This is an experimental structure of RNA (crRNA), with 41 nucleotides shown. Entry title: Cas12h1-crRNA binary complex. The entry also models magnesium ions. The work is reported in "Molecular insights and rational engineering of a compact CRISPR-Cas effector Cas12h1 with a broad-spectrum PAM" (Zheng et al., Signal Transduct Target Ther, 2025). The structure was determined by electron microscopy at 3 A resolution and released in 2025.
Context: bound to proteins that are not shown
RNA sequence: GUGCUGGCCGCUCUCGCUAGAGGGAGGUCAGAGCACAUAAU
Numbered sequence: 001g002u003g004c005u006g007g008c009c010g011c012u013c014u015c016g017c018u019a020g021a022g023g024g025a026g027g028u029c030a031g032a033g034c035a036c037a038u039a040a041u
Base pairs, nucleotide, nucleotide: 001036002035004033007028008027009026011024012023013022014021015020
Other pairs, nucleotide, nucleotide, family: 003034cWW005030cWW006029cWW010025cWH016019tWS032033cHS
């Protein structure tokens, strides 16, 4: 050098509302040890 981590904050879409739950970009604060054969699928 590559991969894998949540918390929070507006925006923007998909279904439901005796009610919300999920998806996509972005901001921000913390976490961070142990694997690697790369390209595609």

The reconstruction used 86,736 particles.